[PDB]
Context: one part of a larger RNA, bound to proteins that are not shown
RNA sequence: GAACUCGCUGUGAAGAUGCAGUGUACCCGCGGCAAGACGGAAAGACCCCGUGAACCUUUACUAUAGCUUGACACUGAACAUUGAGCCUUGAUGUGUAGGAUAGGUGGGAGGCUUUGAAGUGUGGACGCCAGUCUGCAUGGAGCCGACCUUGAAAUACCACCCUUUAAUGUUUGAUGUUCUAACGUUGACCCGUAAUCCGGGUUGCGGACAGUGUCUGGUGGGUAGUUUGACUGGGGCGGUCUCCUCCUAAAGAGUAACGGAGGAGCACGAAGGUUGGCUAAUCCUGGUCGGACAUCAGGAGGUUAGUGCAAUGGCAUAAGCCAGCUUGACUGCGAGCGUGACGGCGCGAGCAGGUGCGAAAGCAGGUCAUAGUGAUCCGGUGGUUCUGAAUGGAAGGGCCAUCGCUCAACGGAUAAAAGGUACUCCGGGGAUAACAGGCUGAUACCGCCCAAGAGUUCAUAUCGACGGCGGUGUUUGGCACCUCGAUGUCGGCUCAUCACAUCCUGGGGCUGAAGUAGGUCCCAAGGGUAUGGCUGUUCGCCAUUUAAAGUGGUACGCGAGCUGGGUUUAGAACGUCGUGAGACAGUUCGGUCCCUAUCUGCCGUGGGCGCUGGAGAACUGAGGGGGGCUGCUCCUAGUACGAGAGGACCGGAGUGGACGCAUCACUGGUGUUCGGGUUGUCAUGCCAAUGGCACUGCCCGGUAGCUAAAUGCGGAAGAGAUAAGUGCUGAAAGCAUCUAAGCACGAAACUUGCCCCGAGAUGAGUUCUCCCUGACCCUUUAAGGGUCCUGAAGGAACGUUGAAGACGACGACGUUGAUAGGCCGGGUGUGUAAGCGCAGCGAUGCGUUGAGCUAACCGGUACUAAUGAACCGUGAGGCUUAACCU
Numbered sequence: 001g002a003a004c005u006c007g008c009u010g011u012g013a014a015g016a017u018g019c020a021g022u023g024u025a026c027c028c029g030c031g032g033c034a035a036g037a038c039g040g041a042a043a044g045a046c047c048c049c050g051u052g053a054a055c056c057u058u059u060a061c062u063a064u065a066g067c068u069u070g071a072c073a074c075u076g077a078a079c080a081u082u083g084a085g086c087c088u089u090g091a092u093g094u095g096u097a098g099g100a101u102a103g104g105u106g107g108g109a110g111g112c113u114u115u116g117a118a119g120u121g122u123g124g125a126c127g128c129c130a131g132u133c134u135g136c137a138u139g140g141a142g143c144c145g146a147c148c149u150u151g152a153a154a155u156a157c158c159a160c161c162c163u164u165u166a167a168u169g170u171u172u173g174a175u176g177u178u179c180u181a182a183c184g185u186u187g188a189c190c191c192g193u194a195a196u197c198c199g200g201g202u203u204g205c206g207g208a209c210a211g212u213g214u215c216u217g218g219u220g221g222g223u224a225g226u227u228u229g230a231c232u233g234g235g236g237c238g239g240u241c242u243c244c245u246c247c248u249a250a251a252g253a254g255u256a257a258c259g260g261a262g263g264a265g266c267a268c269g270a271a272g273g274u275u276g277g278c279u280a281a282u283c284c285u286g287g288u289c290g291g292a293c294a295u296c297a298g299g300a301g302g303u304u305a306g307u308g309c310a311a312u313g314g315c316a317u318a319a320g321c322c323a324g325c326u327u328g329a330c331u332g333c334g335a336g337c338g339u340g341a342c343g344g345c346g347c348g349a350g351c352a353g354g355u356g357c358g359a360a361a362g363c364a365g366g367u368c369a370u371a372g373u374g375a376u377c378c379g380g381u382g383g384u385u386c387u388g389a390a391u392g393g394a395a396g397g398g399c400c401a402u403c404g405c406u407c408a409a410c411g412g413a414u415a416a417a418a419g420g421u422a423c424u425c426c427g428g429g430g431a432u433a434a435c436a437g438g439c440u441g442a443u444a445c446c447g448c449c450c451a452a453g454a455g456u457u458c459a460u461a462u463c464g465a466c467g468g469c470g471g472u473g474u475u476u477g478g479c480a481c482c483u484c485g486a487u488g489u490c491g492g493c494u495c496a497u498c499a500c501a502u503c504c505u506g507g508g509g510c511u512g513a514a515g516u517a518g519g520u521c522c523c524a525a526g527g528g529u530a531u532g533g534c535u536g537u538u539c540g541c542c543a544u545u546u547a548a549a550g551u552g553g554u555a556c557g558c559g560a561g562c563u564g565g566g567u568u569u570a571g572a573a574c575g576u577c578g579u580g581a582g583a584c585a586g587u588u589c590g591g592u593c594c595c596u597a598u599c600u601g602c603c604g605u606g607g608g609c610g611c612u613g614g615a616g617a618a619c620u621g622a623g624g625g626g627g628g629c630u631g632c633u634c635c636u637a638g639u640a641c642g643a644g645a646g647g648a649c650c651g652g653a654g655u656g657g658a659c660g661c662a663u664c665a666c667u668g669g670u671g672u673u674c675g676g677g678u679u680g681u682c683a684u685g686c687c688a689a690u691g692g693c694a695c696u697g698c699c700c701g702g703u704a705g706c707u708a709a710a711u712g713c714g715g716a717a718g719a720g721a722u723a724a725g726u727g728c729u730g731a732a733a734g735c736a737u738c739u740a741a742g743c744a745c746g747a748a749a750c751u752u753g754c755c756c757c758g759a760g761a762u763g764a765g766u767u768c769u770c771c772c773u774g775a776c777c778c779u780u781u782a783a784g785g786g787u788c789c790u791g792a793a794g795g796a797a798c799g800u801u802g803a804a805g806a807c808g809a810c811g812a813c814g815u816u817g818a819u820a821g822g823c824c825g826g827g828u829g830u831g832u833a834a835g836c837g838c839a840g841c842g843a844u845g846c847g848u849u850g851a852g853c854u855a856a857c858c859g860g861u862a863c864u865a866a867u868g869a870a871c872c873g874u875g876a877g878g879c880u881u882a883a884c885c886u
Stems, first nucleotide, its partner, number of pairs: 003017001006023005026608008035600003039595002047429004052425002054421004060226005066219003070215005076179011088167004093162001103161005110144003119138003123134004183206003187203006229241003238258001242264006265410001266308001267367002272326007282300005306315002309372001311370003330353004336347004342411001355364003378404007386397002436483001437481001438479003442476001444472006453463002490565001491563003495557001496554005503528003506523006530544005571589004575584003609760001613771007623757004629657007641646001659714005667708004674701005679694006718752003725745004772877001774788005779782001789875001794872002798814005819865003822861005829853002835848005
Other pairs, nucleotide, nucleotide, family: 002018cWW005599cSS011016tWH014437cSS014438cSS030806tWS034035cHS034597tWS037560tWH042486tWS044046tHS046433cWW048432cWS051413tWH057580cSS058060cWH060417cSS061221tHH065220tHS069216cWW075208tWS075210tHH076181tWS076208tHS088168cWW094127cHS096151cWH097102tWH097149cSS097150tHS100149cWS102150tWS108156tWS110156tSS113141tWS117140tHS118139tHS119139tHS122135tWS127130tHS130131cHS145147tHS150152tHS150153tWH180208tWH181207tSS182207tHS183210tWS193197cWW220222cHS226417tWS227418cWH228419cWH231258cWH245311tSS248257tWS249256tHH250255tWW263371tWS265373tWS265408tHS267271tWS270327tWW270329tHH279318tWH280302tHS280304cWH280305cSS281301tHS287295cWW291294cHH305318tWW314319tWS315318cSS328354cWH328364cWH331365cWH332365cWH334349tHS335348tHS340343tHS352365tWH358360tHS358361tHS374407tHS374412tSS375407tWH376405tWH388394tHS388395tHS414416tHS419581tWS421423cHS430434cWH432484tHS433484tWH435487cWW441442cHS441443tHS441473tWS441476cHS443473cWW443475cWW450466cWW451465tHS452464tHS454459cHS455461tHS458512tWW459464cWS461519tSS473475cHS480481cHS488593tWW490536tSS494558cWW500525tHS502504cHS502524tWS503525tWH504547cSS514641cSS514645tWW515640cWS515646tSS523723cSS524748cWS528548tSS529550cWH535539tHS536565cSS545549tWH546548tHS547629tWS547630cHS558561cHS564593tHS570591tHS578580tHS578581tHS605808tHS610764tWS614793tSS620759tWH621758tSS621761tHS622758tHS636650cWS638639cHS638647tWS639648tWH640647tHS642644tHS642645tHS658715cWW664707tHS664708tWH666710cWS668709tWS671703tHS671704tHS673855cSS675830tSS702855tWS703856cWH708709cSS708710tHS717753tHS721749cWW722747tWH723746tHS724746tHS729739tWH729741tWS730740tHS731737tWH732736tWH733735tHS739741cWH759765tHS760762cHS771792cSS790874cWW791873tHS793873tHS796870cWW799866cSS804809cWS805808tWS813866tWS817862tWS817866tHS818863tWH819862tHH828854cWW831850tWS831851tHS832849tSS833851tHS834849tHH840842tHS840843tHS
């Protein structure tokens, strides 16, 4: 999707209307119910995934608006101070050997002198206090100088200058002020101008500031774009991510897991090459300090030692230990192989050049081997004319050598990166979690085996250690097989149904069973099996009952049956965590529950046809369903039993609880169709009397019907066959034995007995009664088709209706009639109508009067309506066989 759309048990992509087996079931409607069709509705909002999205946070990354710093520009003048300076000249200069304030070096064997030397003061400075560089002044024509010294020997003159230091000549940095002329004015006034804009003019105040542009440092979740790994027995949290050794690994290689154990991210110029040499651990004995163990000697022993480091495999010809000489830890190549998807990685004789060790044969292209590691890009350093954008160069590029990554998420997404979402969103997944189902049964629960021991003695009355074996599917789980294009979830309510591992009631065995009352085990599933307080609670505790307040399955039964307290959206708050957005099997207050039933199912109730001529009744009973509970008091009997206390079995009687069926005589409820009281208002012309409306206006009573709280009844007795159990007789097996043959007891379970349905019981049953007794043709000659005449018994329809009813159906009646309505009488209910008369001022009262009115009730009555008719239904009822025609 299409349907000719049943139950059960099993099977199965693991919960079947459709598969297997089996059971049941005539065809079709109508009114109801909601257990199923993993029912309808919305490509699940939970969960995970995607190198999806959005928005939010921040000391994630990278930017940026804004804010802020300085330089230059718009941007000018004067003055002063101070340094950096800047470029010139004068001075500058102690250890120590000495005339000493020896600055180094040189040209360097002579100078300046009226471009004032000598004798004297002057002041800054200094000092290891030698007096000096220094201004001038009376002064007016001289000595230094090598010589003594020192590491240094004349600043006799000159020069290359130096750590330092003073005066004139040039830019800044700053500073400070002052000024006015740029610039500001969101001060005053005037004009355009009958204008709180604007522009121009004047004036004042600020003033090269402020402010703006370019550049620049800082700050910058205010704003923006993004990142925030994977594996994973769901995700997160935790752990891990490359390499080496062993096992798993199944005797070639290889081989997985969040399988079982350990290591590496180096070291060494000797710990490498070669030549020569050598051989351990451990124990015993003897020996100064000396010792369990130091060094020495001998013996045993035979690698149990060592190998730079983990493990494995190796190693005496040592790969282990010691010494000499050394750089092969060489350069270019490389037949041929191993191992990888590839990138790559590994082993390698031999050739050329040059080298070390050895007398030589020979050995050496790092180390006993296997870990000690990082592609490409981008750049750095050295070499090499390979290239060189007109030409020569150069820059740059290439080639050779080499350097820079815990790129450790280790085949390395970027040079550069964390979080929240319960405000959320999209694409997907039962490839993957939470509910329920499935597999499993560690755990859970129930049972058994052994028997140490407890029980005064005594394993097994009752328990039972140390250990062992099972069952259930029932808790917490394990797995991830079904469902993510939807299987709604804890508790309550309503309604259930099954199992038996039995709570009560029933029947038994044993007892550490005197009786009463108990313990334990066996049989038994018929019926029964609390109300409240607290809490959302299931549960649990508590109060008080009961004969008892069973344990479980049924999607932890039951939301297309109800609820919505809990849980699990959006609001808000506390504690706690976080910088924060937010978060919490932590808490708290609040918070939309859809569906008219097609099919199956179930409860009721009809139509059709069948059942062999038709019709009206009464039955039988295959089969099915309902029901099945139990307390207390009394007698037996204060008996049996018991020291006493106490106190029965068996049997009989009475009276209750819960549940069920029926009914309305009683007690009551209801009784908007009966009577009365009364408030407000409107109306009937008005009074009086009445009616409408206000929930039936509000009330008080109450007939019939219906009904419970009212009142009748029920559970059985009896029978059959049995369970556990108890026997009789009795062998196998000379005994014994409930058993094998045979015989007897034995329970609310089973079959009956009680009540209801019931012949669609297609196996369609039985009995009684009633009705139909005519002619013709035709063909394909037979359970054949037609014409005319006949229309029975009975039924249906229509009407009046019911204590029957959703509608059908069912019952009564239709004039030869009491079916319904009306009418008459009564009853019942209400409570003394209206009118009239009297008393009273009046409201009212009294009499007529227990009046009037009275639904569904009772007894009568043809007054009204149930009309004569029409309609359906036929005309003797198949074949075969057998027995009779008594």

The PDB entry is titled "E. coli 70S ribosome complex (N1-methylated 16S A1408 + arbekacin)". This is an experimental structure of RNA (23S ribosomal RNA, nucleotides 2018 to 2903) from Escherichia coli, with 886 nucleotides shown. Taxonomically the source falls in Escherichia (Bacteria, Pseudomonadota, Gammaproteobacteria, Enterobacterales). The work is reported in "Basis for selective drug evasion of an aminoglycoside-resistance ribosomal RNA modification" (Dey et al., Nat Commun, 2025). It holds a match to the Rfam family "Bacterial large subunit ribosomal RNA". Gene Ontology terms of the family: structural constituent of ribosome and ribosome. It was solved by cryo-EM to 2.2 A. The sample was in a buffer at pH 7.5.